Notes
Solved structure of RNA (RNase P RNA) from Escherichia coli, 373 nucleotides shown. Primary citation: Zhu et al., Nat Commun (2022), "Structural and mechanistic basis for recognition of alternative tRNA precursor substrates by bacterial ribonuclease P". The reconstruction used 576,371 particles. It comes from the structure "E.coli RNaseP Holoenzyme with Mg2+". It holds a match to the Rfam family "Bacterial RNase P class A". The family is grouped with related families in Rfam's "RNaseP clan". Rfam describes the family as follows. Ribonuclease P (RNase P) is a ubiquitous endoribonuclease, found in archaea, bacteria and eukarya as well as chloroplasts and mitochondria. Its best characterised activity is the generation of mature 5'-ends of tRNAs by cleaving the 5'-leader elements of precursor-tRNAs. Cellular RNase Ps are ribonucleoproteins. RNA from bacterial RNase Ps retains its catalytic activity in the absence of the protein subunit, i.e. it is a ribozyme. Isolated eukaryotic and archaeal RNase P RNA has not been shown to retain its catalytic function, but is still essential for the catalytic activity of the holoenzyme. Although the archaeal and eukaryotic holoenzyme s have a much greater protein content than the bacterial ones, the RNA cores from all the three lineages are homologous -- helices corresponding to P1, P2, P3, P4, and P10/11 are common to all cellular RNase P RNAs. Yet, there is considerable sequence variation, particularly among the eukaryotic RNAs. Identified in Yersinia as Ysr151/RnpB.

RNA sequence: GAAGCUGACCAGACAGUCGCCGCUUCGUCGUCGUCCUCUUCGGGGGAGACGGGCGGAGGGGAGGAAAGUCCGGGCUCCAUAGGGCAGGGUGCCAGGUAACGCCUGGGGGGGAAACCCACGACCAGUGCAACAGAGAGCAAACCGCCGAUGGCCCGCGCAAGCGGGAUCAGGUAAGGGUGAAAGGGUGCGGUAAGAGCGCACCGCGCGGCUGGUAACAGUCCGUGGCACGGUAAACUCCACCCGGAGCAAGGCCAAAUAGGGGUUCAUAAGGUACGGCCCGUACUGAACCCGGGUAGGCUGCUUGAGCCAGUGAGCGAUUGCUGGCCUAGAUGAAUGACUGUCCACGACAGAACCCGGCUUAUCGGUCAGUUUC
Numbered sequence: 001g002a003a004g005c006u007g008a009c010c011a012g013a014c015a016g017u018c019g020c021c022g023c024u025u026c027g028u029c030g031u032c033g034u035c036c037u038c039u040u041c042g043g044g045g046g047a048g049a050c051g052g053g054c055g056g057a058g059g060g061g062a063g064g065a066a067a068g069u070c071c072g073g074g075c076u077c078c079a080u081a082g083g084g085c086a087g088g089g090u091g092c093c094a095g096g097u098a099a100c101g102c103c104u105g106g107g108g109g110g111g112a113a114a115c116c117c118a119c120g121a122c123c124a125g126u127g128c129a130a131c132a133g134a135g136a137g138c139a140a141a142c143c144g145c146c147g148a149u150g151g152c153c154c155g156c157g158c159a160a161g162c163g164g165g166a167u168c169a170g171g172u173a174a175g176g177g178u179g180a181a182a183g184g185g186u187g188c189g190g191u192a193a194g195a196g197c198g199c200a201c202c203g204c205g206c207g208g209c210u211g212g213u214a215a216c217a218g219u220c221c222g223u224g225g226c227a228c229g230g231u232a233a234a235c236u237c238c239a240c241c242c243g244g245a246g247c248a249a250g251g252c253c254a255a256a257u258a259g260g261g262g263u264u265c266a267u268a269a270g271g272u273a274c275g276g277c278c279c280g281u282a283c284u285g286a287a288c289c290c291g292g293g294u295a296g297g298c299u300g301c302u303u304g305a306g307c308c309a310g311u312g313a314g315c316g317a318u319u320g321c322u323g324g325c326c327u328a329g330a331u332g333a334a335u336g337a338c339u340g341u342c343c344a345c346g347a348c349a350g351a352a353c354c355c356g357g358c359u360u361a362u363c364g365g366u367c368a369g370u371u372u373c
Base pairs, nucleotide, nucleotide: 003371004370005369006368007367008366009365010364014340020061021060023058024057025056026055027054029051030050031049037044038043063348067359068358070357071356072355073354074353075246076245077244078243083278084277085276087242088241089240090239091238093105094104095103096102107119108117109116142176145171154163155162156161184202185201186200187199188198203226204224206222207221208220209218210217211216250299251298252297253296265285271283272282306325307324308323309322310321311320312319313318342346
């Protein structure tokens, strides 16, 4: 000094006037429909609410994704014998958290290109390949198998020594062998050309045993000459958990016609909640005749399972103490123009009751790491 990538802060600043929406507060106005003092019955500071009551004045106003429709939680209203069934989720081991399908650390997968893990069951049927005999392990020994291994073939002389036959796939099986894909290696008189086939040393099982919190691991001690390959983002099992809806949820204060019958079901019906479905199991409830209102306001509402700083504990995720701190909340739905400097010459984009994650969009800066020029 040569290219990315991870983490950080950021993706504009200040000044002028012309406006938009709430907050705080001072008098202003109505009203007293609280009543302090209760009077003059004005209402005075009214004791007190609220409305432009009205004019000031102060101090404020779009994210790191506010986007998504995805997971967990609060809050509120509603539903609820539940015994099955159906239907979704989550499936090594420990920890964190209010919970998660989030986070951290470990184990095993490869713990590298595994800088990556839809990390319970491989049998209950079936699909290996397309093509094999390699199709689950199936079996064309492919050149042998005639290998005189057997027969028997027949030609050698009776042949007994030599060749052929393949007989019967012919001790094979996958000794060995191209063809794909392959039920243990590599050696040893492996013997007829031969195989766990015998016998070494390794696999791999299964049982000990020492480490571990526990997944698991170690030739550390016995081992069978040994006995599913692979695949459930394959239909399978197995274990555990699963009740609707939305802030126009909900209140509270209002504002009002609730008027032969009903579907005369009776009796209970069959209606509907349990419940997607059955089984109960509960409730009994009349296809409307005899139907108008309300169609408003206030609240829920911004203090958050928050932030900052100092000190303990922990490998981390996090978290125990002890001081502090806080002006988006709109409701046809709240941000323009002029100017002179930044270049980062200004990308993607916006609130709607709120809190924890994950995903997706995004000109470009400048830092700090970390692999590269």